This is an experimental structure of RNA (rRNA 28S, nucleotides 4 to 367; rRNA 5.8S, nucleotides 1 to 139) from Giardia lamblia ATCC 50803, with 468 nucleotides shown.
Released in 2022, the model rests on cryo-electron microscopy data to a resolution of 2.75 angstroms.
Entry title: Cryo-EM structure of Giardia lamblia ribosome at 2.75 A resolution.
The sample was in a buffer at pH 7.5.
The 2022 paper behind the entry is "Cryo-EM structure of the ancient eukaryotic ribosome from the human parasite Giardia lamblia".
The entry has 68 different proteins, among them Ribosomal protein S16, Ribosomal protein S19e and Ribosomal protein L39.
Rfam match: Archaeal large subunit ribosomal RNA. Its Rfam clan is "LSU clan".

[PDB]
Context: one part of a larger RNA, bound to proteins that are not shown
């Protein structure tokens, strides 16, 4: 004195914030009540409080179920006991089977290396 | 799904404040869902069934 | 060639029908082939999958407001609220509480004239 | 304010009908 | 005895608002739709009519203004206005504008002040 | 004498550093 690195003020374009007595997602979370009392249990993973979308949302293409002369992502409907428990009072899934609907895919990794959306990006854009 | 439009067919006699009431004879009906009208109306009026545009 | 402070394990707290652990979490430790088979530990097998990254229609659920229907209520009923002015008038410092009141007649034709005062 | 009567099928006159409890006037009884 | 009170042998009056009939309202089920906001929402305040209190509506362009279509004699009172082969009252549907103060509320504050 | 709020993304203007170097 310039480069790269890490910061500061300003300017331009663009986006956010608030609102709802339902449905939906994430948290925090009672007590009355029952047990003919009452501590575990139950009520209830409810009331209520806080946050967050949409026209739906969430979930989803097996680190699945099974034990069969086997099925094959997700959701919803019909159907029915293993078990938990002062083993008391109470509580409680699911596979197989029948239907509604039906749909599949790609990033990292590896090869090429600016071929890219080029004031960015080699501390990796773009293609396979 | 939403926007338009047409839309048939009953009188006469009693009586009442008023005839949708009573008696007697009829019409339309793809329309007798219904609402109105001075008292229970297919035929007094809106509608009702039968079709056209956007698609 | 296929995801590391991760999977898993130890201690502790919540949660589940999950019962020597259903799922989650804090802290300490911390892998390579790994996960699962509804009773623990160690060994040999078999059957079946590939976590720690991501997208995705449909069948499903629903108040406000609009539309249609009903063996529903009929003015102390049915919404608190059928009435030109209901969450109104009124009450409470405030959070909040909260009524009552429907119907002349076909037509307003809503009441001549006269007489007393 | 009152009486007569007027509109109307009808006052239905601040209004449909208009029960009970309770009350006033006339008539009867205890 | 009368009167008061009571019962009704009947006839009229009050007070009150039951019963009957009616219903532009509720409630239940099903189907749609799922459409807000810094381009300033939801909500609140104030103001606006020829005579104008409440509610609806509107915003200093204020009980409303314009454009395109339809429609075709009224406009609740008193006034106006219109009236006609188009001259145009009531009414309907879309579209274009106006859109005071506060409020996610945005120069600070909430009615008073600034820097430029 | 235009006008004058907060946060964020992408650009841009003007800048700081005894960060690493030249």
């Nucleotide at each position: 004195c310039g480069g790269c690195c890490c910061g500061a003020g300003g300017c331009g374009g663009c986006g956010g914030g608030g609102g709802c007595g339902a449905c939906g997602g994430g948290c925090g979370g009672a007590a009355c009540u029952u047990a003919a009392g009452c501590a575990u249990a139950u009520c209830a993973g409810u009331a209520c409080g806080c946050c967050c979308c949409g026209g739906a949302g969430g979930a989803g293409a097996a680190a699945c179920c099974a034990a069969c002369c086997g099925g094959g992502a997700u959701u919803c409907c019909c159907c029915g006991u293993a078990g938990c428990g002062g083993c008391g009072a109470g509580c409680g899934a699911c596979g197989c089977g029948g239907g509604a609907g039906g749909a599949g895919c790609c990033c990292g990794c590896c090869c090429c290396g600016a071929a890219g959306g080029c004031g960015c990006g080699c501390u990796g854009u773009g293609g396979g | 799904c939403g926007c338009c439009g047409c839309g048939a067919g009953g009188g006469g006699g009693c009586c009442c404040g008023a005839g949708g009431g009573c008696c007697c004879c009829g019409c339309c009906c793809g329309a007798g869902a219904g609402g109105g009208u001075g008292c229970a109306a297919g035929c007094c009026c809106c509608g009702u069934a039968c079709g056209g545009c956007g698609g | 060639g296929c995801g590391a402070g991760u999977a898993g394990c130890g201690c502790u707290g919540c949660u589940u029908g999950a019962g020597c652990g259903u799922g989650c979490a804090g802290c300490g430790c911390g892998a390579a082939g790994g996960g699962a088979g509804g009773c623990g530990c160690g060994g040999c097998c078999c059957u079946u999958c590939c976590a720690a990254g991501g997208c995705u229609a449909a069948a499903u659920a629903c108040g406000c407001c609009c539309c249609g229907g009903g063996a529903c209520c009929g003015a102390u009923a049915g919404c608190g609220g059928a009435c030109c002015a209901a969450g109104u008038a009124g009450c409470g410092c405030g959070a909040g509480c909260g009524a009552a009141c429907g119907g002349u007649g076909a037509a307003a034709a809503g009441g001549a004239c006269g007489c007393c005062c | 304010g009152g009486c007569c009567g007027c509109u109307c099928a009808a006052a239905a006159g601040a209004c449909c009908u208009g029960a009970a409890c309770c009350c006033g006037g006339c008539c009867g009884g205890c | 005895g009368a009167a008061c009170g009571c019962c009704c042998c009947g006839c009229c009056g009050g007070c009150g608002g039951a019963u009957g009939c009616c219903u532009c309202g509720g409630c239940c089920c099903g189907g749609g739709c799922g459409g807000c906001g810094a381009c300033g929402a939801a909500g609140a305040g104030c103001g606006c009519g020829g005579c104008g209190g409440a509610g609806c509506g509107c915003g200093a362009g204020a009980c409303g203004c314009g454009g395109u279509g339809c429609g075709g004699a009224c406009c609740c009172g008193c006034c106006c206005g219109c009236c006609c082969c188009g001259a145009g009252a009531a009414g309907c549907a879309c579209c274009g504008a106006c859109c005071c103060u506060c409020g996610a509320a945005c120069g600070c504050a909430g009615c008073g002040c600034g820097c430029c | 004498c235009g006008g004058c709020g907060c946060c964020g993304c992408c650009g841009c203007c003007u800048c700081g550093g005894c960060g690493c170097c030249c």